This is an experimental structure of RNA (23S rRNA, nucleotides 2022 to 2907) from Escherichia coli B, with 794 nucleotides shown.
An Rfam search finds the family "Bacterial large subunit ribosomal RNA" in it.
Ions in the entry include zinc, potassium and magnesium.
It was solved by cryo-electron microscopy to 1.55 A.
The entry has 48 different proteins, among them 50S ribosomal protein L22, 50S ribosomal protein L15 and 50S ribosomal protein L28.
Primary citation: Fromm et al., Nat Commun (2023), "The translating bacterial ribosome at 1.55 angstrom resolution generated by cryo-EM imaging services".
The depositors describe the entry as "Translating 70S ribosome in the unrotated state (P and E, tRNAs)".
The organism belongs to Escherichia coli, within Bacteria.
Context: one part of a larger RNA, bound to proteins that are not shown
RNA sequence: GAACUCGCUGUGAAGAUGCAGUGUACCCGCGGCAAGACGGAAAGACCCCGUGAACCUUUACUAUAGCUUGACACUGAACAU
RNA sequence: AUGUUCUAACGUUGGCCCCUGAUCGGGGUUGCGGACAGUGUCUGGUGGGUAGUUUGACUGGGGCGGUCUCCUCCUAAAGAGUAACGGAGGAGCACGAAGGUUGGCUAAUCCUGGUCGGACAUCAGGAGGUUAGUGCAAUGGCAUAAGCCAGCUUGACUGCGAGCGUGACGGCGCGAGCAGGUGCGAAAGCAGGUCAUAGUGAUCCGGUGGUUCUGAAUGGAAGGGCCAUCGCUCAACGGAUAAAAGGUACUCCGGGGAUAACAGGCUGAUACCGCCCAAGAGUUCAUAUCGACGGCGGUGUUUGGCACCUCGAUGUCGGCUCAUCACAUCCUGGGGCUGAAGUAGGUCCCAAGGGUAUGGCUGUUCGCCAUUUAAAGUGGUACGCGAGCUGGGUUUAGAACGUCGUGAGACAGUUCGGUCCCUAUCUGCCGUGGGCGCUGGAGAACUGAGGGGGGCUGCUCCUAGUACGAGAGGACCGGAGUGGACGCAUCACUGGUGUUCGGGUUGUCAUGCCAAUGGCACUGCCCGGUAGCUAAAUGCGGAAGAGAUAAGUGCUGAAAGCAUCUAAGCACGAAACUUGCCCCGAGAUGAGUUCUCCCUGACUCCUUGAGAGUCCUGAAGGAACGUUGAAGACGACGACGUUGAUAGGCCGGGUGUGUAAGCGCAGCGAUGCGUUGAGCUAACCGGUACUAAUGAACCGUGAGGCUUAACCU
Numbered sequence: 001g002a003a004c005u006c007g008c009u010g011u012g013a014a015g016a017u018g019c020a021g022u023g024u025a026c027c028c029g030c031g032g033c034a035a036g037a038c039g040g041a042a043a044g045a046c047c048c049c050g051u052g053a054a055c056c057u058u059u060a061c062u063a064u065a066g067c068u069u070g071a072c073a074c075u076g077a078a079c080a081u
Numbered sequence: 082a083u084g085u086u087c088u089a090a091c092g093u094u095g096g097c098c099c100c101u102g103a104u105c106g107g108g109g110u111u112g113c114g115g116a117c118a119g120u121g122u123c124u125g126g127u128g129g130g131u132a133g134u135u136u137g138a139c140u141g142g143g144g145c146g147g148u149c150u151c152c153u154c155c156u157a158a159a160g161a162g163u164a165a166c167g168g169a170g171g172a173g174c175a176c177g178a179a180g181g182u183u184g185g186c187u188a189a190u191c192c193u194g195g196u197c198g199g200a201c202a203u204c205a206g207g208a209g210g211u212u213a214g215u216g217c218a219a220u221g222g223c224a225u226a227a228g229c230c231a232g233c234u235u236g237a238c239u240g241c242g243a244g245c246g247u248g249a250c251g252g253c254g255c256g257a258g259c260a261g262g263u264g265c266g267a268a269a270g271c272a273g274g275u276c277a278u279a280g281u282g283a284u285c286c287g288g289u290g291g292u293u294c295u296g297a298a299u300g301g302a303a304g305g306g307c308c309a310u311c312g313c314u315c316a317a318c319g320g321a322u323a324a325a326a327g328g329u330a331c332u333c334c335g336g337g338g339a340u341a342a343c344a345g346g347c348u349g350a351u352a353c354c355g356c357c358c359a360a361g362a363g364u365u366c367a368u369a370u371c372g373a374c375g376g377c378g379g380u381g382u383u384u385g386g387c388a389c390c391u392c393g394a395u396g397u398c399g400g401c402u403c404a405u406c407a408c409a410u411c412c413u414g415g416g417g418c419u420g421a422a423g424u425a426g427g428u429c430c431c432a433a434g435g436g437u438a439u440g441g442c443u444g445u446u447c448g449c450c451a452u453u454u455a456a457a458g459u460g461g462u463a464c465g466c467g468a469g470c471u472g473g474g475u476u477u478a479g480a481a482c483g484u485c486g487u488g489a490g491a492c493a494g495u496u497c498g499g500u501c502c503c504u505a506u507c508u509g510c511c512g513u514g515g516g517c518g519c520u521g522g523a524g525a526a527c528u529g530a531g532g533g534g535g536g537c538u539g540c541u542c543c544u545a546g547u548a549c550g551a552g553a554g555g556a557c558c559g560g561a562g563u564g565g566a567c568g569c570a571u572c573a574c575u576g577g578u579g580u581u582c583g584g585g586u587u588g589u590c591a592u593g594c595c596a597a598u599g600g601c602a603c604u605g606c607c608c609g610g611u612a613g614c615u616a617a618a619u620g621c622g623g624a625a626g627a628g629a630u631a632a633g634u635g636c637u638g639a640a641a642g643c644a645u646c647u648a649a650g651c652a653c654g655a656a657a658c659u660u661g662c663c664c665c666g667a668g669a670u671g672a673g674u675u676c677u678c679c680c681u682g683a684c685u686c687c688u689u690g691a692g693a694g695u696c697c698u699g700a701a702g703g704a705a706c707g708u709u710g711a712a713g714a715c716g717a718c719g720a721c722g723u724u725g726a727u728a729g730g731c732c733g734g735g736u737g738u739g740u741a742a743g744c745g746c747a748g749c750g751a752u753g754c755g756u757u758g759a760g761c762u763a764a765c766c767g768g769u770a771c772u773a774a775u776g777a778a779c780c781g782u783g784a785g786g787c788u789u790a791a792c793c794u
Stems, first nucleotide, its partner, number of pairs: 003017001006023005026516008035508003039503002047337004052333002054329004060134005066127003070123005076087006091114003095111006137149003146166001150172006173318001174216001175275002180234007188212001190208005214223002217280001219278003238261004244255004250319001263272003286312007294305002344391001345389001346387003350384001352380006361371002397474002399471003403465001404462005411436003414431006438452005479497001481495002483492003517668001521679007531665004537565007549554001567622005575616004582609005587602006626660003633653004680785001682696005687690001697783001702780002706722005727773003730769005737761002743756005
């Protein structure tokens, strides 16, 4: 996905409506209940991985605005030491 | 360079004047600063203020720890090679002699004798035979020594190299021999480092020396090449850059069940439960009860190991609700042994029918505590149960404390706060119908294959103060009564409810007003209460009995002259099993039985048969419709339909409420009293055709297959 869509014990990609063995079961609604369909919903948020991302920190690295130092320029005249 | 003064650059966010209707701007003037300040270029410092980034891999998940290159042994399965966070040790050098060669030499350890002298010094002899030695691990070697001593020396040479080993490769290794020049030896010869195997670092970029190379018009030079050599714990050691740490619970994307946390699985070390041996304890006595040192299993229940299922999602601890199974049994039942007098216990066997606390504390599970009980079992069920509920705890975002950190932040530390979605398709389960079948149709009553429910127990009294016992105490067996919990039914009683019955009363609006009434305010608020439903109300239940047994106890009895519950044969024995009790039940397709009722026409066609069709017929009964019900979601089920009490109404009664209205009397009046236990009164009871349950119509047919027996005709 498609269904002619039972129970149990086993088996099995290791918890079976669908395999094996076996038990039970005439065909089809309606009102109810939620034990299962590892039910529906969202490409697990945990965990790991990627030589992925972002934002945060700092005595990680490298830079840099700002702040600060001096030289030269705009920049002149005397005198003393 | 420093200092003082000056004015003329430059500043003025001082005054005044003008453009000018102007707190901008500009110009003019004056004062104050003044080569200072400020700005440009360059430059040192500072610089999470801001930006770009880095922050390794292996790993029985990741982190933390350890490791990362090289050498030796083992694993390694007698060629080579061979993995693990397998078992053990080493290296990151040393040496101009510790290298070459010629000549020579031979160890450890012990015993005996010997000045100081000792366990051990140096000397001598003997035994011994490498048990020593090797610059440093280990292995393989080493006497022709590769070990020890001495002389001379630089072969620790330069250029090459047949051939071979070992590597994916880069590379790394062994190598006779050739040319040149050398050392030692009389000579044959030996020497291209060291007994061998560790002692290491590619390329780039540059440094230094050399050079018959190159030299951007030419000669030179610079720079480059070539040869020699130097610089890396690039140790994460095939070396990302010259240059790099953290946080994220504010988080995000791509992926993985390749890989952890939950549950499943495999396993069963651990855990739990059995058993074997019997040291001993138990006065004696191993085995009443315990069982040391050791041994063997079972379970799948603990703590773990593994990483097989699920990361395009398999929701967590505890509580609540509802459970279901196992038995290794907590109670109740049956039994053996007892260190079992009795009462009461101990231990083991059988047994799963039923039963198996409420509270205080804490999120707790658990546990402790209080008080019960016959008992308060142990486990499995996704540590049962969140598409059933909760959400206190764990485990998002807020905040704080202690603590750690420079900090962001962090802590199975603590603390306060903090969104729980789903209308059920299928399976399943509880109920309830429709269809067809069951062989002519129909209405009833059954049989009972099969299934389900139920199954608990206390206390008192009698037996009997008996048996037992020195006493204290105190039974079995059997019988009677009365409870707890649980279940089924019911409503007579005791009660709840009783918005459909009656009354009281507040506010307000209305019916013209008075009086009387109605609406609204949770049924306005309340007080009572009928039927029904119902528990707290009151009836009943669990059994007895039977069958076959468990553990256990026996009888008779050989094998085996005895003994023996057993082999043949026979008997007892429990809440478990099969029945007995209650309910369902023939879809029991193996579709059963019994009683009763109904149908006794004509014709035609064909392919000729359990055939089709038309006409006539239309039963028993059913259904439908209507009035309905202590029946009911709807279906269904029950009653009734005029030859009638099915429902409503009506009549009478009961019940409930509690003395209506109107009128009269008393009182100033509110109000009281009389008429009056009045009036009103649902679902109740007994009656009653007043109303509605219509004559019909509809469905369902017309004697019911074949074969073979038996019996009769």